The RNA with a sequence from Caldanaerobacter subterraneus subsp. tengcongensis has 30 modelled nucleotides. Parmar et al. published it in Biorxiv in 2024: "Mechanistic Analysis of Riboswitch Ligand Interactions Provides Insights into Pharmacological Control over Gene Expression". The organism belongs to Caldanaerobacter subterraneus, within Bacteria. It was solved by X-ray crystallography to 2.25 A. The depositors describe the entry as "Crystal structure of a class I PreQ1 riboswitch complexed with a synthetic compound".
RNA sequence: CUGGGUCGCAGU
RNA sequence: CCCAGUUAACAAAACAAG
Ligand code: A1LYL
Numbered sequence: 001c002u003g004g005g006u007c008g009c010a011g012u
Numbered sequence: 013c014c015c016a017g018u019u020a021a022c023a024a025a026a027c028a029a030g
Base pairs, nucleotide, nucleotide: 001017002016003015004014005013009030011027
Other pairs, nucleotide, nucleotide, family: 002020tWS005024tWS006025cWH007011tWH008010tHS008028tWS010029tHS013025cWS014023cWS015021tHS015022tHS016020cSS
C1' cells in the first nucleotide's frame, strides 16, 4: 500500500 | 486499533470526533 475484522451508539 | 497478503486465516480488547 492492499484485503479483511471481534469489539463499539458511532470506524471515509 | 488488530490480523493477514490478492486463494489477503482463526481470532482478539483497547480506543475516537460527535
Ligand atoms: C470494519 N466492517 C465490518 C473497522 C479506525 C478504527 C477501526 C477499528 C475497527 C474495527 C472493526 C472494523 C467494518 C463493515 C474498524 C478499530 C479502531 N475501524 N480504529 O470493521